[PDB]
RNA sequence: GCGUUUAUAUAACAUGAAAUAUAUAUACGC
Numbered sequence: 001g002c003g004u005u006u007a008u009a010u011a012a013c014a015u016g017a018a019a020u021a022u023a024u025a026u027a028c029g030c
Stems, first nucleotide, its partner, number of pairs: 001030004006025005
């Protein structure tokens, strides 16, 4: 540096649908 996870923040979706778009933090791996 990259990937992945989790949380948070900022926008939208769709108001119960869309879970990743961006940023930060965190854990893991390279």